[PDB]
Context: one part of a larger RNA, bound to proteins that are not shown
RNA sequence: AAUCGUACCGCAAACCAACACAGGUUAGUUAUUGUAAAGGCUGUAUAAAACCAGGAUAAAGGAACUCGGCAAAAUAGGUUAUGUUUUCGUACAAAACCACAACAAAAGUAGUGACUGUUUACCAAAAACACAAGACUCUGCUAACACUUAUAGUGGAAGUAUAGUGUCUGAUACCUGCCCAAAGGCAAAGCAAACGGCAGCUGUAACUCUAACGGCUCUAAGGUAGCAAAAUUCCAUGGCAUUUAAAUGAUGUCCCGCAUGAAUGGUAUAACAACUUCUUAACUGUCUCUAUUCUGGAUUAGGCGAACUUUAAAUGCUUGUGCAGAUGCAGGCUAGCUAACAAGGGACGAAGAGACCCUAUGCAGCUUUAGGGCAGGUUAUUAUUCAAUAAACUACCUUUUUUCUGGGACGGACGCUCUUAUUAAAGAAACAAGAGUGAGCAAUGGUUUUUACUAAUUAUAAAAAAGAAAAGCUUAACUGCAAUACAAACAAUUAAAGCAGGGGCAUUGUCGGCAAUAAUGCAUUGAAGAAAUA
RNA sequence: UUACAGGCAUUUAAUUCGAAGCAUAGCGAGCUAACGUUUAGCAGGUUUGCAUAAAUUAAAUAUAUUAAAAAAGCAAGACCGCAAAGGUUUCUGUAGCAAUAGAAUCUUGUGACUUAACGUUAGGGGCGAUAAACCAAUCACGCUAUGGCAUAGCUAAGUUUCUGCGAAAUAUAUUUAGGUAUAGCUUA
RNA sequence: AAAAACUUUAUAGAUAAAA
RNA sequence: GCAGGUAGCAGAACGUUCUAUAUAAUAGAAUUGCUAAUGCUGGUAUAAGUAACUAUGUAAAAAUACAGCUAAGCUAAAGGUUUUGCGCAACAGUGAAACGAUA
RNA sequence: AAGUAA
RNA sequence: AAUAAAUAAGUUUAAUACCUUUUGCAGCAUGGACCAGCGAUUAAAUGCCGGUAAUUAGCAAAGUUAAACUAACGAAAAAUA
RNA sequence: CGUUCUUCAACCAACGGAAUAAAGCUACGCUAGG
Numbered sequence: 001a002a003u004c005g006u007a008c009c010g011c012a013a014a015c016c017a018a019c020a021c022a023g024g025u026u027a028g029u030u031a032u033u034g035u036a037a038a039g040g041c042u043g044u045a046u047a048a049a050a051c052c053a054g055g056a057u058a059a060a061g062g063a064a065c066u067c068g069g070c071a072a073a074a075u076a077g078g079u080u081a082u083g084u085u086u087u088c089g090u091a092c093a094a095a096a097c098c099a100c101a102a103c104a105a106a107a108g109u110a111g112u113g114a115c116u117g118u119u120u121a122c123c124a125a126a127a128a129c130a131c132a133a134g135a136c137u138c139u140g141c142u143a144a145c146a147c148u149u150a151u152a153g154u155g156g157a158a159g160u161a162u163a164g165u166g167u168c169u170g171a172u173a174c175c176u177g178c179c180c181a182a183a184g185g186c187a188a189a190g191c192a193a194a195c196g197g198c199a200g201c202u203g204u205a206a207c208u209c210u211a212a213c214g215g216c217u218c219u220a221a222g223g224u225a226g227c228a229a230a231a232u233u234c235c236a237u238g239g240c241a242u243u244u245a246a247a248u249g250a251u252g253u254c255c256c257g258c259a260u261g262a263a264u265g266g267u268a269u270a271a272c273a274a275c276u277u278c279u280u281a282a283c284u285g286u287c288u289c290u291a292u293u294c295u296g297g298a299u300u301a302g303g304c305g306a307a308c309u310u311u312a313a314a315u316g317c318u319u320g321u322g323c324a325g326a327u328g329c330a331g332g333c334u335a336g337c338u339a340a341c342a343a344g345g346g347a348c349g350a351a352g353a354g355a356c357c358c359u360a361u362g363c364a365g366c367u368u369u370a371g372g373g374c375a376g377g378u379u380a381u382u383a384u385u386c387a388a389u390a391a392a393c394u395a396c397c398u399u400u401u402u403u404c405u406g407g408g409a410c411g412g413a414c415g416c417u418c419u420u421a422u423u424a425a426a427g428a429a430a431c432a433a434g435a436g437u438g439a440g441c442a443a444u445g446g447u448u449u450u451u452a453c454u455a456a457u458u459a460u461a462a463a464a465a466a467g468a469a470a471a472g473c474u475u476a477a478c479u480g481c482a483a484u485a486c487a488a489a490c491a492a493u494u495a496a497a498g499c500a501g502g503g504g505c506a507u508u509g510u511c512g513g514c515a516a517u518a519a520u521g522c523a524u525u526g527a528a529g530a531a532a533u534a
Numbered sequence: 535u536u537a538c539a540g541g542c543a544u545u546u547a548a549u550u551c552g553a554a555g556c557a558u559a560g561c562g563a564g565c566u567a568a569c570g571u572u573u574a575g576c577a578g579g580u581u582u583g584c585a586u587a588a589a590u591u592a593a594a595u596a597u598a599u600u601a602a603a604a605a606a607g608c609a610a611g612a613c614c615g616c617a618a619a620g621g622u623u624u625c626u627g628u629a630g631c632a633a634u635a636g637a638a639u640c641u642u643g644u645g646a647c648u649u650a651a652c653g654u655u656a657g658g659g660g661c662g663a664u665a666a667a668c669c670a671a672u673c674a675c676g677c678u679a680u681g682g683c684a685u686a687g688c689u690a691a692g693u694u695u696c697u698g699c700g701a702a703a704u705a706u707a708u709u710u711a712g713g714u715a716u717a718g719c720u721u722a
Numbered sequence: 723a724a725a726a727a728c729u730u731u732a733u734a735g736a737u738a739a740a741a
Numbered sequence: 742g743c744a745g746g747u748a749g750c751a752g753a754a755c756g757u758u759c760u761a762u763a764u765a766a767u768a769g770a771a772u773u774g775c776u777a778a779u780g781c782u783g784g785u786a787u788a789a790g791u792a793a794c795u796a797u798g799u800a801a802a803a804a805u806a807c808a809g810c811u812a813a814g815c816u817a818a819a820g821g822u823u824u825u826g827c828g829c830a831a832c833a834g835u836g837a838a839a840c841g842a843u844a
Numbered sequence: 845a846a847g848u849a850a
Numbered sequence: 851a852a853u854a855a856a857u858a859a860g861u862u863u864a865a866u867a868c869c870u871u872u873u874g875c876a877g878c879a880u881g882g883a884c885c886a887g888c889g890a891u892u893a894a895a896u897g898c899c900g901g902u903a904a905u906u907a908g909c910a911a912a913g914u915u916a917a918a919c920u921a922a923c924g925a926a927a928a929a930u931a
Numbered sequence: 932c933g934u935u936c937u938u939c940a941a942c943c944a945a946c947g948g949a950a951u952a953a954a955g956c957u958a959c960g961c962u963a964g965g
Stems, first nucleotide, its partner, number of pairs: 003842003008821002015024002026817004034100001039811004044301002047299001051297008060288002064286001069283001077098003082093003087171001106280003110276002112273002115611001117129002133169004138164002145155003172268004177198003185191002199217005226260001227257001238254006302795002310786001311851001313327001316333005357965004362961002364957004370399003376394003379390004403413002411431001415437004420432001440514002445474005453467002459517002478501004484495002490947001503511003525940007535904004540899007549691002552688001556681006567655006574648002576645001578614003581610004590602004618642003623638004657673001659669002694754006704717003708713001755774001757771006780888006798807002825833002853864004868881001870879001906916004
């Protein structure tokens, strides 16, 4: 020295994509100056339509095209004396000179981000995110913090405040003002580069204008510098200058700016950018205005052989009509038949039970100083040698967030009485109109007498054996019942003769509140006085 | 009163079909996101800051020194660019070659890079240079089974014949207005 | 074609019989 | 004399499957009657012989020769798993000498 | 790989 | 809407599918290409109101369950003796 | 402890008043309908 792999495909018609799928798929090797050894592979039959796709050439003009130089074209490359800007490393302009065949594509202005990077697999690559850097705050090591049922274990870190956790700004340069009152949060009774805020009226300088300068009110404080027709401006296409033959454009500039503003940072900035804006040079079929042509498809012939769709069809025009835009209904017209190639007006053409809007016994996610709970951590109190309770802070769980309405939102409204129009029975609606009310009175209740009185109410032609006022006595503003009617979906709501008891004023009549028509609330739950049981 | 046949009502999946969703348990990181261990790749050129030797080679030769690509290196989120990784603009395609492709053009191309093998984090969740992105052909809560014939005052459907009778679309109330009850109307 | 009910509102002096 | 009729109400009758008793008839038991639920399963039409695709370059066949293109050609890995040779469809083929794996 | 032997 | 009623067979006249949903649809509102098969008020317990019967019902077997019934004002005098 | 009679109170003013109480966003949106 045993055991397993060894065929075939492997940029592919054999692996991942339902396929013999123009997609995806790792490593090792080979020829070739301007080329290229080995090896490997191979298409039904034609052509002198329209139209479509991918190329070529083009007179004269050269962005006149268009939202926009989209697409296409273009001496594109190298070396320069001089000038400009810089963060001193860079970057840009430049007459001119230099090129064998191949390869080739700008600069300036403004806005925004420093930069290289990262991102919505399948409509957004960006000014959005990250970034080096600045600041604030927490953490003494069994560190803070995170994972976990944690009593474990693990990360932090085997690190030690020049370290680690979290937050907002975002290279760099010059800067970064005032306020901690109220309602919260945190803390050592303080904290704003924590979350946030940062006024108004009025008088005044030679003519005018303006207000340097005064007066008053209020607040925790009243916006400081800077910048400013903005990526922020409603009047608006603001005024002026440059740019063009012509300017809602661009740049500069004027400025309390409806509603700018300083670490949710303010103002600048060399380099950088498949970012947005404007301009210059050159170039061009983008255009004036198109023409010709090559390759492939269409188109013609043989073979092979899908899909959306289809209530039934033998499926003209026009005006009228109609669930209000007719191939099909009414009038006026329309007479060889079936298709091929081509175009796309109509068939309210096909595809997906409208996304917009409104309506639901609606659903889900997210937010908070909407209601309730404690079940992790922190904190407070108490107790035993990793525990119990909680009107707090963080995390988590669960529940609620009407209807009417000339669509919904916004606004307004929701009970109960009187009056106006729809005639002189009753009744009768609109987000029609014009006015009241959610009480009052111990007399303004009840009842007798007198008389030079006959009113008032939210509104109103009530009322003379009636009322109002004045004088006297009173509590019926009761206890227990009630025929019969008005009204009415029901619930309740309205009027009421009469009977018994105890009373008031009269002396045999009236009183169960108030001239009448508004001044209200079911059941449940809770509470009080008394009585009957157990 | 008891029994039987029928009409109506109550309760139990109860006329049939249909949601978006809620709860419990399991299966998924062979796609993609971040990360771990091991492995591999990036032609040819250009610009720039540094680097000297067992005794660098020559001349000076003391003294003072001088010249030379005399360096088989490091550094750059550096530049033009073949591979490769991307997806800026245009056109074609639109049941397509393809449930996201083709051609041209364009960006980066020694790094915060790309690639291969295997592994880790799982839905009350993970991961995220944050787009609510991705987690097996489209995620503001994955897939599968079960609770479960979930619920739908909403839309659609409801199968033989003949004879007789025959309405309403108003009022009131309503978490009520496209629902339901009472009265009204029709039969008696 | 039952029973029951009387409704769209207001007013007069007209008779003459018996020797 | 009376007989139009939607929602709705009332009465009568027929048919399908099955059971009991002589192929009927009567009575009973019911998974009991289908023109349009973008209903379910199977079958077959329409768009239509339309769209797309196409007999491997030339000589009548094409081993050979000629012609054209490429110069991923060649060796492994991942994965696939007989797709690889042969006329009668039966059959045939992968060998560790120094390899890889076996840590 | 190289002594004798083989 | 492809038929109907007729005719001397030449022709003449009448005539905008169905379903669903609506104040109103030939509808330019909804569903169906066609054929065959399958496809939707069923069962139990209880209650109410009609119809048809038994004349209490169930057990047990001379004795027990269930149901139903159970005081309201004792009011008439019709004698052809 | 329970029952009856005589009575009153709170939120019901969205005023026939009850699931004890109780606000918002969606242009990331979803389903059922007109």